The RNA (23S rRNA, nucleotides 572 to 1301) from Bacillus subtilis subsp. subtilis str. 168 has 646 modelled nucleotides. The structure was determined by electron microscopy at 1.96 angstroms resolution and released in 2024. The entry is indexed under LSU, 50S, RQC, YlmH, RIBOSOME. It holds a match to the Rfam family "Bacterial large subunit ribosomal RNA". On this family, see Cannone et al., BMC Bioinformatics 2002: "The comparative RNA web (CRW) site: an online database of comparative sequence and structure information for ribosomal, intron, and other RNAs". Clan: LSU clan. Primary citation: Takada et al., Nucleic Acids Res. (2024), "A role for the S4-domain containing protein YlmH in ribosome-associated quality control in Bacillus subtilis". The entry also models zinc, potassium and magnesium ions. Entry title: YlmH bound to PtRNA-50S.

Context: one part of a larger RNA, bound to proteins that are not shown
RNA sequence: ACAAGUAGUCAGAGCCCGUUAACGGGUGAUGGCGUGCCUUUUGUAGAAUGAACCGGCGAGUUACGAUCUCGUGCAAGGUUAAGCAGAAGAUGCGGAGCCGCAGCGAAAGCGAGUCUGAAUAGGGCGCA
RNA sequence: AGUACGUGGUCGUAGACCCGAAACCAGGUGAUCUACCCAUGUCCAGGGUGAAGUU
RNA sequence: AAUGGAGGCCCGAACCCACGCACGUUGAAAAGUGCGGGGAUGAGGUGUGGGUAGGGGUGAAAUGCCAAUCGAACCUGGAGAUAGCUGGUUCUCUCCGAAAUAGCUUUAGGGCUAGCCUCAAGGUAAGAGUCUUGGAGGUAGAGCACUGAUUGGACUAGGGG
RNA sequence: UUACCGAAUUCAGUCAAACUCCGAAUGCCAAUGACUUAUCCUUGGGAGUCAGACUGCGAGUGAUAAGAUCCGUAGUCGAAAGGGAAACAGCCCAGACCGCCAGCUAAGGUCCCAAAGUAUACGUUAAGUGGAAAAGGAUGUGGAGUUGCUUAGACAA
RNA sequence: UCGAGUGACUCUGCGCCGAAAAUGUACCGGGGCUAAACGUAUCACCGAAGCUGCGGACUGUUC
RNA sequence: GAACAGUGGUAGGAGAGCGUUCUAAGGGCUGUGAAGCCAGACCGGAAGGACUGGUGGAGCGCUUAGAAGUGAGAAUGCCGGU
Numbered sequence: 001a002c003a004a005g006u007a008g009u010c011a012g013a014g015c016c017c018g019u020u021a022a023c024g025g026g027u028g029a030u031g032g033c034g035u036g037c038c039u040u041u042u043g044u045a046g047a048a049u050g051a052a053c054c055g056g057c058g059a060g061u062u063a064c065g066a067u068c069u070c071g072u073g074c075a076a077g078g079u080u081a082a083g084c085a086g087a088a089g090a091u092g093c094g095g096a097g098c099c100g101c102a103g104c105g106a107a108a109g110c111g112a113g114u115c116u117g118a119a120u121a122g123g124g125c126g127c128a
Numbered sequence: 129a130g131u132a133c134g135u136g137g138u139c140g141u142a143g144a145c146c147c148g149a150a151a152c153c154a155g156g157u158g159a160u161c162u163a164c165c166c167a168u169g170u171c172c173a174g175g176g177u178g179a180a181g182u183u
Numbered sequence: 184a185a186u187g188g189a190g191g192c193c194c195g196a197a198c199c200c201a202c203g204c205a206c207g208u209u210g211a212a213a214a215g216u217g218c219g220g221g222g223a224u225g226a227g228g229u230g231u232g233g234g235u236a237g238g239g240g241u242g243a244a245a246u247g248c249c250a251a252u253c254g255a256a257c258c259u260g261g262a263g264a265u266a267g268c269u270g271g272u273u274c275u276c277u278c279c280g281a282a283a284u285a286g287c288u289u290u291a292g293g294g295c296u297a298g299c300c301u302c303a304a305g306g307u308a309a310g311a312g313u314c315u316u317g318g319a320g321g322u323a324g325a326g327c328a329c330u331g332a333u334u335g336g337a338c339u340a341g342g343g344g
Numbered sequence: 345u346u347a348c349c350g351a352a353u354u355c356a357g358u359c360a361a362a363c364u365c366c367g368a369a370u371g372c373c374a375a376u377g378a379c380u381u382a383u384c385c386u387u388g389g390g391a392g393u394c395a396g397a398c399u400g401c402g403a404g405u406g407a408u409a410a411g412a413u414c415c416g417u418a419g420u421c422g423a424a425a426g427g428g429a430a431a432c433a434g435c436c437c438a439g440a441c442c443g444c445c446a447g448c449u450a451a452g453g454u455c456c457c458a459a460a461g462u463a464u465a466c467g468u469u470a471a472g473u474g475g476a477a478a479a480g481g482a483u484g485u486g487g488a489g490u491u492g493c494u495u496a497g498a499c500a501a
Numbered sequence: 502u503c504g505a506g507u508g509a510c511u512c513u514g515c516g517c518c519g520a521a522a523a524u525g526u527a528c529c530g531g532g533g534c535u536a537a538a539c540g541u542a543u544c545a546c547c548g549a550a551g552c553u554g555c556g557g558a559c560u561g562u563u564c
Numbered sequence: 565g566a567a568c569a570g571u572g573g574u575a576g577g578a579g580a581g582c583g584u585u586c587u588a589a590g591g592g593c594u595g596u597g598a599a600g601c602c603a604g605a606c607c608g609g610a611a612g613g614a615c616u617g618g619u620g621g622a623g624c625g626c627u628u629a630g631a632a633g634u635g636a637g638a639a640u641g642c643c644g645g646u
Stems, first nucleotide, its partner, number of pairs: 008033004014027004020614001037050001039048001052646006062142007070134005077099003083093003103110002113125004145271002148268001152261006163235009172225001174194003177190001181186003198222003202219005237253001239249003246255001274581006284297005298393002300390007310381005315375004324366001325364002330360003334356004341349002343346002396421007404413002426437003441557004446553003452547003455532003461544001463543006474534001480518002484515010501502001558571007582635001584632007592624002600619005606613002
C1' cells in the first nucleotide's frame, strides 16, 4: 500500500512526548495555495546557461600621483624633502623646494587690471 | 582662503576585480616514431612460363 | 626442333602491405581482430650504426611525415601577452531609484558627451496642476479659390468623313 | 457640307501624403491674479543606461499580413507582489514596512467544483446560439412602419 | 361557389445555413445549464497584500 | 516627546550596522575545564548573539580604538572526500 507530489507553506484532527516554560516539542490523515536556485534576457518553471553531493580554497588590492567630500592644525599664509642625530620609533634639526596670497596676454610686457583694437569705444578673461 | 596631514569616494600609471584564448617572439630539446639519405649485414617455401644466345 | 634460362614475368607460403565486409566503438587494441584481398628477385622486405631540426628538415607530392602533437614539433622564457568577448565576484537592513534615447564614432552587442538616477552644498520658492486671458501653427474635418486627377450634360474652335 | 468626332468655354458632379478660399478638438508658448500643490534651479562628488517588450490610439513600410518592422503618443511590464482574465511578463483592477481567526470595497463575480442571488421585474433566443468564421442564401421568430386588395364578399380551394 | 382576412415592401432585435484536419471530448476551465444564455432596470451580497480598524518597527517633516 | 506624512523595486547612488583574524590599552575568564565540536523548545529589526548540557583537554573572551589575505552557493572554478 485508491495515490497525480518544485515536496513546502498555511489550516488541521489523531497519536507520541515534556522544554532555555513558551498563547510548548515530534509526527502528520485530510483541505487551501504553490512550476527549485543562479546566470542571461524584451521575456526563462523553462524544452537556454551553470552546479553529483559535502568540506576547504577561490575575485576592486597595494604603491605612487590627481581630484572631491569630511576631519584636524595653522592661516595671507601653509609646509618642509633628501639628509644628520635618535629604538628599524616618536621627536629635534634641516626652508633647498612646493602650493597659495594677482591677473591678463602667443609674447615683449603691463598689473587690479589686462588683451583685442586707431579708440577715454565695445567686448574676452580678471578684480570688485 | 589657502595649505600640511589623515579617513573616505573616484580617476591616472602599474597585470589593477578574478579566471579563460587562438596566436606572436626568444633561447633550447627531439630523426629510439616517421620521411628521405649514407655505410654495413641479412631475408625471400615451392611451382610455372620460356627472351637473347647457341646447335 | 633441341639447348639455354631473360624478366620492376606468372601462380603461391614466409615476409611486407592494407582493397572489401563484418565485428569492435567506457575496445582484448588511443587504429585492432576475423574472413576474404594486393605485392611477393624488386623502383623489394628488414637488422645494426649513422646524417638532415622547425622562418627548418624530409616528401614517387597527401600539406604528407618530423616521438599517439603538424597550413608550421616540443619545452622553457617574454608572460599575469592581449581579449570592446563569455563566465564568475562572498554579510545585513534602511533611504532614494533609473535606462534601453539623441548626437558623433572603421561605429552598430563597444565608447564618449547630453538625457534620465543619486549624494552634498548653495539659491531660496523660481517648479507643477487648474481656471482666466492672449498668441504661434494648417493636422482632423471640409472645400474646390490654386495645382493635379476626374464624371455627365450644354455649346463649339478646330481637325476629320 | 455634316454634331462625323471634337479642344476650350459653360452648367452641374467627384477626388488628393507631397492641393487649399477654409479650418477644429487637443497639444504648445506665455501673461495676470486666484485657488491648490512642493517642486524647481545652480555648483560639485558617484553612477548605471545606449538589445527593450506588449497593449490602446495616430502614421509609414508590408498585402490597411505577422506575436512583423519603423516612428509618434499614453499605459503596463522591464524593475511590481496582491485580486480578476482556467493556466497566461506586457490586458482589467490595484502598488506588498510588519502582525491580526476584524471591517468596507475594486475588477470580476454569486447552481456545484468555488466565497456570494438557483435575486426581483419586463422582454428576447430554441441555435447549447450563448461557448470561433464571410460573401451570399432562407414563409425562423420579436418589434416598428408604409402600402395594395377585401362582407358591393377578398385570399386559398 | 364560398366566408374573413391576406400579400408586397422598408427599417430593426435575436437566431438559422454557409462551417472540413490530423494523439482524446478539446472553439463555456470542468460539471452541467433552456437559464446557470442575451437585453434593459433595480437592490443585496461575495471579492485584493486597495482602503479602514487595532498593535508594532523604521524614515522624513513640523513643533 | 507628540502630531502629520511616508516605507514594492533591477542597474545604480547614499546611510547605518553585523561578523572574522591580528594589534594596542584597560579589564577579565580558564584544569573547580579555554578554543573547537555536538544538541536544545532562548534572545535581537537583519547580519547575528547568549545560556544550559555533552564531547574536548589548553587556551580564550569583553571594552574602546587601530589594521586587513575580513564573509561564497554557483566561475563546464581548484584540491580532497564521498